[PDB]
Context: one part of a larger RNA, bound to proteins that are not shown
RNA sequence: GCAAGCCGUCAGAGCCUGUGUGGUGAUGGCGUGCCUUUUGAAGAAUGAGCCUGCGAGUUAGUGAUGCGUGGCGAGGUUAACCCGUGGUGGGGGAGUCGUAGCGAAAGCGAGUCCGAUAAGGGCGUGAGUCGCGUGUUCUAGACCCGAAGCGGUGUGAUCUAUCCAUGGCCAGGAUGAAGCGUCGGUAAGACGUCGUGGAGGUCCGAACCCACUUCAGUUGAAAAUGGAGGGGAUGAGUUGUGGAUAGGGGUGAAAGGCCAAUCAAACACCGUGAUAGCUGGUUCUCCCCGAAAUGCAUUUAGGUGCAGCGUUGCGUGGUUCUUGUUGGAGGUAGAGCACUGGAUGGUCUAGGGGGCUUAUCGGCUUACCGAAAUCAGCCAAACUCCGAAUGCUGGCAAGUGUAGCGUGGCAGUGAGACGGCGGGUGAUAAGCUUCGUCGUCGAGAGGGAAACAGCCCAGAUCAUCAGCUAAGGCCCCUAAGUGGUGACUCAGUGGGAAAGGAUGUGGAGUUGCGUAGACAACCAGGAGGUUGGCUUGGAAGCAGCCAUCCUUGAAAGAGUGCGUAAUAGCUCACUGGUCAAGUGAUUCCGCGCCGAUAAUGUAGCGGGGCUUAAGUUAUCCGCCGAAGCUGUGGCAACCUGUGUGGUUGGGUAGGGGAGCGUCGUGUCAGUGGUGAAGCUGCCGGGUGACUGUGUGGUGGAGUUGAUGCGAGUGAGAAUGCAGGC
Repeated sequence: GCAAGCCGUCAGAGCCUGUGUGGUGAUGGCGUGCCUUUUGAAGAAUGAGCCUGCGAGUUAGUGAUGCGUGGCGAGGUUAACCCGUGGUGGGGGAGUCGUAGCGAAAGCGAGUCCGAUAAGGGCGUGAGUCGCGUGUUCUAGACCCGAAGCGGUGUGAUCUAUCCAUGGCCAGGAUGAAGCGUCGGUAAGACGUCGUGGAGGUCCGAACCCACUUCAGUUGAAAAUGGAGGGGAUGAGUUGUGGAUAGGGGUGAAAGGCCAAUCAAACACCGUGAUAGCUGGUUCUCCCCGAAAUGCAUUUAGGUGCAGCGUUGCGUGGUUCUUGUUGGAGGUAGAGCACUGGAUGGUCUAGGGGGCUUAUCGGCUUACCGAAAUCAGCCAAACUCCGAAUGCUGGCAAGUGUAGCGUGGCAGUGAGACGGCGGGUGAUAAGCUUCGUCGUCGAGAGGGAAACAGCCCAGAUCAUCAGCUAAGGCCCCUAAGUGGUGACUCAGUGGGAAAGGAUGUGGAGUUGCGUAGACAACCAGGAGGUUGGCUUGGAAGCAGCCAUCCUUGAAAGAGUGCGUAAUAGCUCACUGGUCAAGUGAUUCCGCGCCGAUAAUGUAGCGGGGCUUAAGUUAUCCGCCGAAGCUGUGGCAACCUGUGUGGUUGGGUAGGGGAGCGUCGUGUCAGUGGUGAAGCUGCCGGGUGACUGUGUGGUGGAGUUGAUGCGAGUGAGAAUGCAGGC
């Protein structure tokens, strides 16, 4: 041993124990590691197997510049050095800073310089100085770790490259070159054949040398090999022994190849702790405050300087901020057409085109085009006759956190992200890009949004097993309403989407017909001239376009559908009848329907389930809900009258303040074999680092408290180093 787990935390039964405290812990809620670095990391980005030990802001200057503190003080202080062989004490005032500045300087001097013995202006008109401590900084490795590489001097050719000298080796089998001789041939021949001969970077193929293919091996048998084949194998062959060439050099049948298993410049040591605007690391605590990711500049863009924003000392105090009120400049939104462009239609027209009688005119045209003028409707980031709200900037008034400003010390930041509003780029695109402004995240926990940095509410001093609320919720998951009343939806719409389509449904208007009888259904006239025309072998009523009538007459359309090679015909609008109480358009509104459409698995309410709403909507009454607010009990910072108290206490970089623990050490008081340190339990304590002068065990020689002094003073991480596991 029915169970889904960042392994905890809160709630909590049971068992054991009870040394009435402790161990374990079924079960329920909540809950995605640490660091680094990032806009953002649980991240499937980096680093870390674990433990123990070690490992990063130091030191030196009679340096620079602040602060605290002590001494002296218009003065402060010595350096080298000398004396003290007895030291930390004394001398030594050489120098140095302050004592007056201004000017290039001569110089003048509370002034001086530009200047003209000007005017106007620049600069200037008393606390300093020396120790000690501390912040920052300079020069040094300068907080620590890390290159590739540069230079100097040496070591290497026992590997390999080439060469030198001297040796060795190449089973076996094929082929059959020169030469020579014979024969045939000749003036002599060249030559052919037969033999002989045994050449060749010749052939096949072992040893040997190599390494073409393939399989295996890949933490190997091996830091380059093994199996199976493969190439050369008398040669530019291979090999033993010794030797020579050495680093900007060697050597190279040439691949930047090889020079002792990583060679576009070997190896070793030294300069050296090279440098790195880059990556990584940087160790105890708490208290208060708390950013930036912007601007300008930059051999600049992931760096830096200055400014902006943080902190802090001193100074000055409402100067700031909010609201109101009262002024000011504006040219955006919107609007408009006054200007500049764009533009639609109308009226009218100068002038061009084409033709005519015919052109030297001139007339007939101007039925085509038509600048401009004018009427009407328009458009604009780079148009404006106009013109906001806001914002900005003054005066005044009130309120107000304790804001603002000057001047010093120390910074970090100068990669931003998303969302609302206003814009540019891009396509009416992007979780896009680039601005302005506000918010949040960054650096912010809590509640809601299923989960979910940036959205909503809300800013966590701690405790609380009290209450009220925010956003959001109240059928169950899941705390609170299956709440009351009234409507709507039937699509699981709610719980995604377009153009568009539609007798869904509920409601509200406008308008046509209507018991003089409306629309649908059922019974008769449902047709004449007229097969009206351009067609089209057929358009006679259905090919299309058309003047889009007349008539027996209570009544009809030169023609709406079906039919149809083409005509027929069924049957429509209308007239009378039984019946008969409403029918036909059109506009709008609320909620719905279709359009609808990906690939692991339902899978576009978080789920179950919901229409008998637990859906939408209006309204009313309650409740739940946060670390918000209130209540109660502690702590802390600042301000303030100084007997009320008030305000405040999330926090990364970062600033300031105050402390814990370790080691050494002056002094004092001690303490320790009747048991120090260290280690290891139990019982306690503080707001934290931590700790007891409680109480054991182990251990066997040191060490406690107060107050000062000095640090190799704290580790979780550096693919950190060593050991052990």